[PDB]
Solved structure of RNA, together with DNA, 63 nucleotides shown.
The entry is indexed under RNA polymerase II elongation complex, actinomycin D, N-2 state structure, Transcription.
The sample was in a buffer at pH 7.5.
Entry title: The structure of RNA polymerase II elongation complex paused at N-1 state by actinomycin D.
Zhao et al. published it in Nat Commun in 2026: "Stepwise transcription stalling by the anti-cancer drug Actinomycin D and insights into short tandem repeat transcription inhibition".
Context: bound to proteins that are not shown
RNA sequence: CUAAGAGUACC
DNA sequence: TTTGTCATTTTGCAGGTACTCTTATTCAATAT
DNA sequence: ATATTG
DNA sequence: TGCAAAATGACAAA
Repeated sequence: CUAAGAGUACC
C1' cells in the first nucleotide's frame, strides 16, 4: 500500500 | 396427448457519517 | 541459495 | 434471525 479485523464518537 | 393443480426445493443480508489501532501477505519440497 | 508450484 | 415470489416434477380434468 492493500485487505481484513477490533475497539470507539454522535445519531 | 395436455393442462393447469397441488406437494417438495432455490433464493438472497442487513441506516448515516466519523475516529483509532493492528496485522497480513500460501509454507514448504524441489529443480537449477 | 532462491523461485516455483502443491 | 427472519418468509413469500419463483420454479418444477408426479397427479387429476378433459
The structure was determined by electron microscopy at 3.09 A resolution and released in 2025. Ions in the entry include zinc and magnesium. Among the 13 different proteins in the entry, which are not shown, are Actinomycin D, DNA-directed RNA polymerase II subunit RPB3 and DNA-directed RNA polymerase II subunit RPB11.